[PDB]
An RNA structure (25S ribosomal RNA, nucleotides 1443 to 2360) from Saccharomyces cerevisiae, in which 775 nucleotides are resolved.
Ions in the entry include magnesium, potassium and zinc.
Among the 77 different proteins in the entry, which are not shown, are RPL5 isoform 1, 60S ribosomal protein L21-A and Large ribosomal subunit protein eL41B.
NCBI's taxonomy places the organism under Eukaryota, Ascomycota, saccharomyceta, Saccharomycetes, Saccharomyces.
Rfam match: Eukaryotic large subunit ribosomal RNA. Its family is annotated with ribosome and structural constituent of ribosome in the Gene Ontology.
The PDB entry is titled "Yeast 80S, ES7s delta, eIF5A, Stm1 containing".
The structure was determined by electron microscopy at 2.4 A resolution and released in 2024.
Context: one part of a larger RNA, bound to proteins that are not shown
RNA sequence: GGUAGUAGCAAAUAUUCAAAUGAGAACUUUGAAGACUGAAGUGGGGAAAGGUUCCACGUCAACAGCAGUUGGACGUGGGUUAGUCGAUCCUAAGAGAUGGGGAAGCUCCGUUUCAAAGGCCUGAUUUUAUGCAGGCCACCAUCGAAAGGGAAUCCGGUUAAGAUUCCGGAACCUGGAUAUGGAUUCUUCACGGUAACGUAACUGAAUGUGGAGACGUCGGCGCGAGCCCUGGGAGGAGUUAUCUUUUCUUCUUAACAGCUUAUCACCCCGGAAUUGGUUUAUCCGGAGAUGGGGUCUUAUGGCUGGAAGAGGCCAGCACCUUUGCUGGCUCCGGUGCGCUUGUGACGGCCCGUGAAAAUCCACAGGAAGGAAUAGUUUUCAUGCCAGGUCGUACUGAUAACCGCAGCAGGUCUCCAAGGUGAACAGCCUCUAGUUGAUAGAAUAAUGUAGAUAAGGGAAGUCGGCAAAAUAGAUCCGUAACUUCGGGAUAAGGAUUGGCUCUAAGGGUC
RNA sequence: GAUCAACUUAGAACUGGUACGGACAAGGGGAAUCUGACUGUCUAAUUAAAACAUAGCAUUGCGAUGGUCAGAAAGUGAUGUUGACGCAAUGUGAUUUCUGCCCAGUGCUCUGAAUGUCAAAGUGAAGAAAUUCAACCAAGCGCGGGUAAACGGCGGGAGUAACUAUGACUCUCUUAAGGUAGCCAAAUGCCUCGUCAUCUAAUUAGUGACGCGCAUGAAUGGAUUAACGAGAUUCCCACUGUCCCUAUCUACUAUCUAGCGAAACC
Numbered sequence: 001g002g003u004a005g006u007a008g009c010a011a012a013u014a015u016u017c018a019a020a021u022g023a024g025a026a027c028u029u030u031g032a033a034g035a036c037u038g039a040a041g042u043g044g045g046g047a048a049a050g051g052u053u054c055c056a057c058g059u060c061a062a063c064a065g066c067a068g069u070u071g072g073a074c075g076u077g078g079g080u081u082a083g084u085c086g087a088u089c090c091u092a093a094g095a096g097a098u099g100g101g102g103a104a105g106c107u108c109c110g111u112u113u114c115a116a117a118g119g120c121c122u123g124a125u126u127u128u129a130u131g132c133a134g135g136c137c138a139c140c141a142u143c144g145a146a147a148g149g150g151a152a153u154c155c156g157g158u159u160a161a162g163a164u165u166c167c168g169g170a171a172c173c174u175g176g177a178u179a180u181g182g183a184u185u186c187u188u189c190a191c192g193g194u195a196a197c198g199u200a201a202c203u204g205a206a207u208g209u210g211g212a213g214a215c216g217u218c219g220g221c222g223c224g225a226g227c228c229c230u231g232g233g234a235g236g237a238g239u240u241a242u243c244u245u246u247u248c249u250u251c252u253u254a255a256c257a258g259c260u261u262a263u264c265a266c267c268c269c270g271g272a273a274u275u276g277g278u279u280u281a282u283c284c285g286g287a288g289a290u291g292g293g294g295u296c297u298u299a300u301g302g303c304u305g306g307a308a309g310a311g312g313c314c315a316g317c318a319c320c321u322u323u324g325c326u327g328g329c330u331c332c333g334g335u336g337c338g339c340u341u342g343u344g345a346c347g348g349c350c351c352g353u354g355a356a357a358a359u360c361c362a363c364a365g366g367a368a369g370g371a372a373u374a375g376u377u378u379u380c381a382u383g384c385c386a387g388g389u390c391g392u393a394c395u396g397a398u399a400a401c402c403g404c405a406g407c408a409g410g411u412c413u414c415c416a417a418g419g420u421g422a423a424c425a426g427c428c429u430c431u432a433g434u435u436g437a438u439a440g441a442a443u444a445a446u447g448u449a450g451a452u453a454a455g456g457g458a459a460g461u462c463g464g465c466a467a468a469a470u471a472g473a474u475c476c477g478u479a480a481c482u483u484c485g486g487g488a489u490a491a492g493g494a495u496u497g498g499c500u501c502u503a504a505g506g507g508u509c
Numbered sequence: 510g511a512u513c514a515a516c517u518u519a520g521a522a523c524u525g526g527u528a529c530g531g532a533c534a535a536g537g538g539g540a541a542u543c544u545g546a547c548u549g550u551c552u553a554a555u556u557a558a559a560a561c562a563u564a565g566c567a568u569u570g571c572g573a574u575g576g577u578c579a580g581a582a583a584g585u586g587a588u589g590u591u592g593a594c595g596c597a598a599u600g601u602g603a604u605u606u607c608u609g610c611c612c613a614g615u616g617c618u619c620u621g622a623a624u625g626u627c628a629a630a631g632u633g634a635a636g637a638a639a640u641u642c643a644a645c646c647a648a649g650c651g652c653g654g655g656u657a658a659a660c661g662g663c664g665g666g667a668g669u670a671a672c673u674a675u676g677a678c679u680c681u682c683u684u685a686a687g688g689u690a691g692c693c694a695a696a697u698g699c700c701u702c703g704u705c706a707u708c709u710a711a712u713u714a715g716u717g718a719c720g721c722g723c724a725u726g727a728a729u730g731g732a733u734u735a736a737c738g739a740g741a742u743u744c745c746c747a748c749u750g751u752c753c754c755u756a757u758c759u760a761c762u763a764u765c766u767a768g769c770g771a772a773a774c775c
């Protein structure tokens, strides 16, 4: 090349009307309508991976298996702001130098060893930030987590595109420096409380001992938060032939701080059989119950500060004004086997008993230093300075990742509304998102996917393959056999709507 | 006594084209057999099973100077942060019940006999010496014992009871012994569609029996077995377009158009 303008471009319910733009519109944009995902989403974020795909302006040759004015395309630019989020630090399984020993050798072993394996404290000296003065202890590099451990940040606003990073306000941690108040002392290193323990502070070296870091899983119960539901009121919107004191919607409060708040546990008094207390769950008491009175952790909640000045919702004047300006309200409740989640005290389970290290604190100890007219103390308050480096856009998938691709495949995770209902089932809806996937006309055969069927009822077929029948819940009724647990929803029956009522089952004073 | 508040359950009346878990959602069931106890696991892309695992059972080795296993080597490793209630190596596969006989062979094993076999070195003799010859001579082999929940094996003939038949009984041959308990035309039986019974109008199917079983059989596990099974299988009830025997309907194709536009093959 023929094949051939042929196979085909048919999964994921779905499009329509108008205007704008433009040479040109099934496909772009706006508006109107109709639908869908239906919160275990087609929504909102991330991890791996990609690497600019993000955003704007220009813009259609190619690419988007039709189109194209559109684009994850093409051209040109813009864009990622941190003491507090990560990395960085720690150790895990593990990896791995050195000392050594193997091996012709590339190298192999091993990780604290058959090694002379270091580096802090304090005063000074005021010679200087090293020898000197003292002391002290000696384990064994290093790498290994963007889900484990871990110092510290929140709200509102802001962009075309960044924000726990910018701006405004309000905090906090670490390291450093440091002097004022307070506290303490002539009984030098505080007082109170029977006690549990309290407090604004309230010396403390070596060395040692404790704690935190630090841990399974399931079950019901309690409590919190957010959500859901619901009353009254103050606003705005919808419906109004009729009805509807109606339907929808706004009414919010961060980190941080002060005061206060608890199950558990514990202390004092007291002395228990007629045993009492007590959990949904049966445990507790002369090793001291019940009772009366106290102490504590602050999870968590309340009130106040933060903070109404913010945010929200309205109204009235300004007016293609920077875009304003002014005023009002932003309040008070209820409910629960609700949902999600946090958490407490318990219980079940194991021949399973469910990391480590950095790091931080306390205690024991008593080294050392310290007053009188002046000494001590920054674990109390306040105040000063600093906080480097790298990451930070966006997608996270029926088009940003992998699968030769814009592939019905594959790929870790958080948030999660109303109804029906046992339900994160199926079905319908709100917030949000999408309306993509070549189209038009026609309705032959044969298909694929979905259905129905007189009478018969497996005669079909290797074979009841496929399909049908059954199905929820309540009541009834359940054989053989059995390892006594089961079999069991055995088998087999009945009931189920709507409306109007009745009864029973609670809390608080 | 006032006051506040949830849903649960039970009953009654009325009511309707006797409908009503009104869509959605949502077990078919029974009588038996084979087989694996169960939950669990595998052939990514033709096999999910009766295969593997499993608890349970049993065997073997080993007391650290050790067993099993690693490394080219090592001042090297795993088990081992271990120590027989453990580690290592195997087999069988829940429970219940049982687990026969054979140690000749192969294997494994033994403080078993010894004077068979018997390397290198060493020793003796001969020889000028190279060498030759001999004796001695480790373990192992050989000889002998043990061991089957080690690998495995478990034949044949003849006679014999007062109908015949059969043979409890007896004698025989045989390489170690000669298939016990059980179970069966079984997922194991050639002959074979075995024979009898049952199931059906009719059954190479199914089930129950029988058993000289080509070629069943005891942890190469035998026989049972409740429960479980996307396992294999037979029958029954329900159900049905599987069939008699076809028909009809829907969407999407196919078809025709615009645009776009391959391949196999030749």
Base pairs, nucleotide, nucleotide: 001775002774008769009768015033016032017031018030019029020028034435035434036433037432043415044414045413046412049395050394053393054078055077056076057075058074063071064070083172084171085391086390087389089149090148094143095142100109101108102107118137119136120135121134122133153170154169155168156167157166173387174386175385176384179382180381181380182377183376184375185374189369190199191198192197203368207364208363209362210361211360212359216349217348218347219346221344222343223342224341225340226339227338228336229334230333231332232331233251234250235249236248237247238246252310256305257304258303259302260301265295266294267293268292269291275285276284277283311330312329313328314327315326316325317324350354401410402409417429418428419427420426438767439766440765441764447761448760449759450758451757452756453755455753456752459751464748472496473495474494475493476492481486483603497524498523500521501520502519503518504517505516506513507512508511509510525529537746538745539744540743541742542741543740544738545737549561550560565601566600567599568598569597570596571595576588577587578586579585605732606731607730609663610662611661614660615659616656617655618654619653621652625650626649632643633642634641635640664682665681666680667679668678691725692722703719704718705717706716707715